Released in 2024, the model rests on cryo-electron microscopy data to a resolution of 3.2 angstroms. Solved structure of RNA from Homo sapiens, 27 nucleotides shown. Protein in the same entry: Piwi-like protein 2. Keywords: Piwi protein, Pi-RNA, Argonaute, RNA BINDING PROTEIN/RNA, RNA BINDING PROTEIN-RNA complex. Taxonomically the source falls in Homo (Eukaryota, Opisthokonta, Dipnotetrapodomorpha, Haplorrhini).
Context: bound to proteins that are not shown
RNA sequence: UUACCAUCAACAUGGA
RNA sequence: CUC
RNA sequence: GAUGGUAA
Numbered sequence: 001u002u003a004c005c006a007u008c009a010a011c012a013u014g015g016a
Numbered sequence: 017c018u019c
Numbered sequence: 020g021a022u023g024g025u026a027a
Stems, first nucleotide, its partner, number of pairs: 002026003006022001008020001
Other pairs, nucleotide, nucleotide, family: 005023cWW007021cWW
C1' cells in the first nucleotide's frame, strides 16, 4: 500500500 | 508467596 | 500484527 472505524494481540506506563 |  | 465491518 485507497481509506477510516471495531474487537484482539503486541506496545508503553507502570501498576501492582 | 509460589512454584 | 491477525479477523470482521464501512465507503463515488